[PDB]
RNA sequence: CGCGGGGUGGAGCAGCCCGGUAGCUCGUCGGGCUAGGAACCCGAAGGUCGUCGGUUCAAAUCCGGCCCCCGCAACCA
Repeated sequence: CGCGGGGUGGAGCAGCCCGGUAGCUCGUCGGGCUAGGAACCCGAAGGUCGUCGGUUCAAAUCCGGCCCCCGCAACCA
């Protein structure tokens, strides 16, 4: 034990002029460069988005619970 935000790939960010069933960078992997490293070039994979329950017009973004990252208030006798 009050009030607030936030949790999306290994890491950092895209669904916030309410919806492209998840994309962009780093990292990783494969190939090519080079007499091997690096730097560079060309490609590929990766998360049903913290979990559970709600309208069922692609609903989970927006609603209600628990956990986690934190932040501010914690006084005047």
tRNA (77-MER) from Saccharomyces cerevisiae S288C: 77 nucleotides with solved positions. Rfam match: tRNA. A reference for the family is Hou (1993), "The tertiary structure of tRNA and the development of the genetic code", Trends Biochem Sci. Rfam links the family to the GO term triplet codon-amino acid adaptor activity. Rfam 15.1 lists 5,335,975 matches to the family in 14,413 species. Rfam classes the family as a transfer RNA. NCBI's taxonomy places the organism under Eukaryota, Ascomycota, Saccharomycetaceae, Saccharomyces, Saccharomyces cerevisiae. It comes from the structure "pre-frameshift complex of yeast 80S ribosome with eRF1 and mRNA of WNV". It was solved by cryo-electron microscopy to 2.3 angstrom. The reconstruction used 460,403 particles.